An RNA structure with a sequence from Homo sapiens, in which 57 nucleotides are resolved.
């Protein structure tokens, strides 16, 4: 960082 | 997976302004 | 004079419907  | 805040469009109900056309007493 | 019908704008309240942006739900991949 998705979810 | 759920709370939630701004902003936008529709539909329904109610009340109020302007303006236009009609009828009645 | 007075009053009632119809239609075209704006504004005030409630409901239901769609979409954008942002935030926080804890907790493991």
């Nucleotide at each position: 960082g998705c979810u | 997976u759920u709370c939630g805040u701004u902003u936008u469009c529709c539909u329904a109900u109610u009340g109020a302004g302007c303006a236009u056309a009609g009828c009645c007493g | 004079c007075g009053g009632c019908u119809a239609u075209g704008c704006u504004c005030a309240a409630u409901a239901g419907g769609a979409a954008a942006a942002c935030g926080a739900a804890c907790a493991g991949u």
The work is reported in "Biochemical profiling and structural basis of ADAR1-mediated RNA editing" (Deng et al., Mol.Cell, 2025).
Method: cryo-electron microscopy, resolution 3.2 A. The entry became public in 2025.
The PDB entry is titled "Cryo-EM structure of human ADAR1 in complex with dsRNA derived from HT2C gene".